An RNA, together with DNA: 269 nucleotides with solved positions. The reconstruction used 105,420 particles. The entry has 26 different proteins, among them DNA-directed RNA polymerase subunit beta, Histone H2A and WDR61. The structure was determined by electron microscopy at 3 angstroms resolution and released in 2022. The work is reported in "Structural basis of nucleosome retention during transcription elongation" (Filipovski et al., Science, 2022). Ions in the entry include zinc and magnesium.

Context: bound to proteins that are not shown
DNA sequence: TCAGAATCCCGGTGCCGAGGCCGCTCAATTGGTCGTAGACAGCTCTAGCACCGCTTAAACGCACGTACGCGCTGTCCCCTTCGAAAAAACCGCCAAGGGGAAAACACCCAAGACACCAGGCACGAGACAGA
DNA sequence: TCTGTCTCGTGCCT
DNA sequence: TGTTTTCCCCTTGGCGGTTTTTTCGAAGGGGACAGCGCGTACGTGCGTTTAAGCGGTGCTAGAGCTGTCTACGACCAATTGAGCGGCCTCGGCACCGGGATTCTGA
C1' cells in the first nucleotide's frame, strides 16, 4: 500500500391453461 | 379518220393452308401348300349355214310433168341488250356472353416438455521420421 | 542436411 | 383442406360493311313476216335390173362331251406396303397500280 464489470440461443413440432 | 374510256390485260408484292413428302403403324400384300375341278383340247356329230345360182315377178330406175317449195332480200315493229341505282343478303368484324382457373384466409392469449447447428471426400501442408 | 508421403482438414460437393 | 373470391380462358349474336343480288329505262338490231325469185321433190307413165326365195352339197365348224392336269381358292404366318398423322412454305390466289386493246362517240 491496491480499483476490472450486462452476459445471454434462433428454430420447429405435440401436450396442457382460461 | 382521231379522241377517250372501258375492260382487259398484266406487274408486283404480298399473305398464307393446302399438298409434298415424311413417318410408323397394322392389316393387307405376299412367300410358298393344299386340293380340286376348271378348262384345255382335242376329238365326235352334225345344223346352219354359204354363197352360188336359178326362175320367177315385183321392185328399181328412168326420164317425165309441173306443181311448192327453199332461201333470199325487205320491212316494220319490238323486244331484248346494257347499265343506273336502289335495296337486296350475305359477311366479318367485334361484343358482352358462359365458364375454368389461381390466392388468400382460416381466435386470443399464457404454460411446458423433446428434437434439431448437413454428410464425404481430393488435394495442400506440417513436420514426423526414412536415406 | 535432405525428402517422399502419413495423416488433417478442408473447399468442393448435393 | 375448404372456401370464396378476382382474371383469362374460350364462345355467339347484332350490324355495319360489302357484295351481288332487284328493278326499271332507253332503243337497237333482232324475231319473222311479207314478198319475191329461183329451182327442187314430187307423182306418174314405161323400160330395166335382181331380190325373194326356193334349191342345195360344200364342208366344214356349231356345239357337244370327255378323262388329264395347270392354275385357282383357300390357306398360314411374315414383315412388309400403303395409309393418316404430321410440318413447314410455294404455289396458288388476292389487292392494287399501271399499260394495253379498243370500242364506240364526234
Nucleotide at each position: 500500500u491496491c480499483g476490472u464489470g450486462c452476459c445471454u440461443g434462433g428454430u420447429g413440432u405435440c401436450u396442457u391453461g382460461g